[PDB]
RNA sequence: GGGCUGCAUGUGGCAGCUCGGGCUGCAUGUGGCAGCUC
Numbered sequence: 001g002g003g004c005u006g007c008a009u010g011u012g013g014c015a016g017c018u019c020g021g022g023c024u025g026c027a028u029g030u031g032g033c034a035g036c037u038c
Stems, first nucleotide, its partner, number of pairs: 001019007022036005
C1' cells in the first nucleotide's frame, strides 16, 4: 500500500486481520522469519 472490519477524524490518524511490494538482518532443496516504510 490493496482488500475487509472497528474506531477516530477539516485536528494531521489508530488498530486488527489479510494479501502482496521497497529497505534490512538472519535463516533456507525445509515452500521463509523478524523488523523498518509503503
The PDB entry is titled "Crystal structure of C-terminal xRRM domain of human Larp7 bound to 7SK stem-loop 4 RNA". An RNA structure (human 7SK RNA stem-loop 4) with a sequence from Homo sapiens, in which 38 nucleotides are resolved. The entry also contains La-related protein 7, not shown here. Crystals were grown from: 0.05M Na Cacodylate,0.08M Mg acetate, 24% PEG 4000. The organism belongs to Homo, within Eukaryota. The entry is indexed under RNA RECOGNITION MOTIF, RRM, RNA APICAL LOOP, RNA BINDING PROTEIN-RNA complex.